Shown are 20 nucleotides from a PDB entry: RNA, together with DNA.
It was solved by X-ray crystallography to 1.1 angstroms.
[PDB]
DNA sequence: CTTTTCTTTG
RNA backbone atom coordinates (compact mmCIF):
# COMPACT_ATOMS: atom_id res chain seq x y z
O5' N A 1 0.40 4.45 0.78
C5' N A 1 -0.55 3.40 1.07
C4' N A 1 -0.57 2.35 0.00
C3' N A 1 -1.76 1.40 0.00
O3' N A 1 -2.81 1.95 -0.78
C1' N A 1 0.00 0.00 0.00
P N A 2 -4.31 1.66 -0.45
O5' N A 2 -4.57 0.18 -0.90
C5' N A 2 -4.45 -0.19 -2.29
C4' N A 2 -4.53 -1.67 -2.51
C3' N A 2 -5.86 -2.28 -2.11
O3' N A 2 -6.09 -3.51 -2.76
C1' N A 2 -4.19 -3.10 -0.75
P N A 3 -7.40 -4.05 -3.48
O5' N A 3 -7.32 -5.62 -3.20
C5' N A 3 -7.56 -6.09 -1.87
C4' N A 3 -6.79 -7.36 -1.60
C3' N A 3 -7.37 -8.24 -0.49
O3' N A 3 -8.39 -9.08 -1.02
C1' N A 3 -5.13 -7.86 -0.06
P N A 4 -9.62 -9.46 -0.07
O5' N A 4 -8.94 -10.45 0.99
C5' N A 4 -8.40 -11.75 0.63
C4' N A 4 -7.56 -12.28 1.75
C3' N A 4 -8.27 -12.48 3.09
O3' N A 4 -8.98 -13.70 3.11
C1' N A 4 -6.19 -11.35 3.39
P N A 5 -10.10 -14.02 4.20
O5' N A 5 -9.35 -14.40 5.55
C5' N A 5 -8.86 -15.73 5.82
C4' N A 5 -8.57 -15.93 7.28
C3' N A 5 -9.64 -15.39 8.27
O3' N A 5 -10.70 -16.32 8.37
C1' N A 5 -7.57 -14.57 8.92
P N A 6 -12.20 -15.75 8.59
O5' N A 6 -12.21 -15.09 10.01
C5' N A 6 -12.15 -15.89 11.17
C4' N A 6 -12.18 -14.99 12.38
C3' N A 6 -13.37 -14.03 12.42
O3' N A 6 -14.55 -14.72 12.80
C1' N A 6 -11.43 -12.85 12.94
P N A 7 -16.01 -14.25 12.33
O5' N A 7 -16.29 -12.86 13.05
C5' N A 7 -16.34 -12.85 14.51
C4' N A 7 -16.24 -11.42 14.96
C3' N A 7 -17.36 -10.53 14.49
O3' N A 7 -18.50 -10.78 15.27
C1' N A 7 -15.31 -9.42 14.22
P N A 8 -19.98 -10.35 14.92
O5' N A 8 -19.80 -8.80 15.01
C5' N A 8 -20.45 -7.89 14.15
C4' N A 8 -19.81 -6.52 14.32
C3' N A 8 -20.50 -5.42 13.58
O3' N A 8 -21.57 -4.88 14.38
C1' N A 8 -18.23 -5.39 13.04
P N A 9 -22.81 -4.18 13.69
O5' N A 9 -22.25 -2.76 13.22
C5' N A 9 -22.18 -1.66 14.13
C4' N A 9 -21.99 -0.39 13.35
C3' N A 9 -22.96 -0.17 12.18
O3' N A 9 -24.22 0.27 12.63
C1' N A 9 -20.81 0.23 11.43
P N A 10 -25.51 -0.25 11.86
O5' N A 10 -25.43 0.48 10.47
C5' N A 10 -25.52 1.93 10.42
C4' N A 10 -25.28 2.37 9.01
C3' N A 10 -26.15 1.76 7.91
O3' N A 10 -27.44 2.38 7.83
C1' N A 10 -23.82 1.62 7.29
O5' DC B 1 -19.39 -5.42 -3.42
C5' DC B 1 -19.53 -4.37 -4.37
C4' DC B 1 -20.07 -3.08 -3.88
C3' DC B 1 -19.21 -2.46 -2.83
O3' DC B 1 -18.18 -1.75 -3.48
C1' DC B 1 -21.39 -2.41 -2.07
P DT B 2 -16.75 -1.61 -2.78
O5' DT B 2 -16.92 -0.54 -1.62
C5' DT B 2 -17.10 0.82 -1.94
C4' DT B 2 -17.42 1.64 -0.72
C3' DT B 2 -16.49 1.55 0.47
O3' DT B 2 -15.37 2.40 0.28
C1' DT B 2 -18.65 1.39 1.19
P DT B 3 -14.01 2.10 1.06
O5' DT B 3 -14.42 2.20 2.61
C5' DT B 3 -14.67 3.47 3.19
C4' DT B 3 -15.14 3.31 4.62
C3' DT B 3 -14.18 2.61 5.55
O3' DT B 3 -13.13 3.50 5.94
C1' DT B 3 -16.31 1.75 5.88
P DT B 4 -11.76 2.95 6.52
O5' DT B 4 -12.10 2.43 7.99
C5' DT B 4 -12.46 3.29 9.07
C4' DT B 4 -12.76 2.49 10.29
C3' DT B 4 -11.66 1.52 10.74
O3' DT B 4 -10.63 2.30 11.35
C1' DT B 4 -13.71 0.47 10.91
P DT B 5 -9.14 1.70 11.49
O5' DT B 5 -9.32 0.58 12.62
C5' DT B 5 -9.57 0.92 13.97
C4' DT B 5 -9.74 -0.31 14.79
C3' DT B 5 -8.60 -1.33 14.71
O3' DT B 5 -7.53 -0.89 15.51
C1' DT B 5 -10.57 -2.45 14.55
P DC B 6 -6.04 -1.27 15.16
O5' DC B 6 -5.93 -2.82 15.51
C5' DC B 6 -6.06 -3.23 16.88
C4' DC B 6 -6.11 -4.71 16.94
C3' DC B 6 -5.02 -5.52 16.20
O3' DC B 6 -3.86 -5.58 17.00
C1' DC B 6 -7.09 -6.43 15.71
P DT B 7 -2.44 -5.51 16.26
O5' DT B 7 -2.43 -6.82 15.38
C5' DT B 7 -2.26 -8.11 15.96
C4' DT B 7 -2.32 -9.17 14.90
C3' DT B 7 -1.36 -9.08 13.73
O3' DT B 7 -0.10 -9.61 14.10
C1' DT B 7 -3.55 -9.51 12.93
P DT B 8 1.25 -9.14 13.36
O5' DT B 8 1.14 -9.83 11.93
C5' DT B 8 1.21 -11.28 11.87
C4' DT B 8 0.82 -11.77 10.48
C3' DT B 8 1.66 -11.36 9.29
O3' DT B 8 2.79 -12.22 9.22
C1' DT B 8 -0.58 -11.12 8.75
P DT B 9 4.05 -11.86 8.29
O5' DT B 9 3.48 -11.88 6.80
C5' DT B 9 3.08 -13.08 6.14
C4' DT B 9 2.69 -12.82 4.73
C3' DT B 9 3.82 -12.23 3.93
O3' DT B 9 4.33 -13.23 3.04
C1' DT B 9 1.80 -10.95 3.71
P DG B 10 5.77 -13.37 2.36
O5' DG B 10 5.80 -12.34 1.18
C5' DG B 10 4.79 -12.67 0.18
C4' DG B 10 4.60 -11.53 -0.79
C3' DG B 10 5.90 -11.00 -1.34
O3' DG B 10 5.65 -10.76 -2.73
C1' DG B 10 4.68 -9.28 -0.29
RNA sequence: CAAAGAAAAG
Crystallisation conditions: magnesium acetate, beta-octylglucoside, spermidine hydrochloride, cacodylate, 2-methyl,2,4-pentanediol, pH 5.8, VAPOR DIFFUSION, HANGING DROP, temperature 278K.
It comes from the structure "Crystal Structure of an RNA/DNA hybrid of HIV-1 PPT".
Primary citation: Kopka et al., J.Mol.Biol. (2003), "An Unusual Sugar Conformation in the Structure of an RNA/DNA Decamer of the Polypurine Tract May Affect Recognition by RNase H".